[PDB]
This is an experimental structure of RNA, with 19 nucleotides shown. It was solved together with tRNA (uracil-5-)-methyltransferase. Entry title: Structure of E. coli 5-Methyluridine Methyltransferase TrmA in complex with 19 nucleotide T-arm analogue. Released in 2008, the model rests on X-ray crystallography data to a resolution of 2.43 angstrom.
Context: bound to proteins that are not shown
RNA sequence: GCUGUGUUCGAUCCACAGC
Numbered sequence: 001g002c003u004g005u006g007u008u009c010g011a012u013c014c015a016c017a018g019c
Stems, first nucleotide, its partner, number of pairs: 001019005
C1' cells in the first nucleotide's frame, strides 16, 4: 500500500484484521 473493523458520536489521524 489497499480493504474492513472498533458493539456512544468520531478515527485516510490511534488500534486491530484481512490482503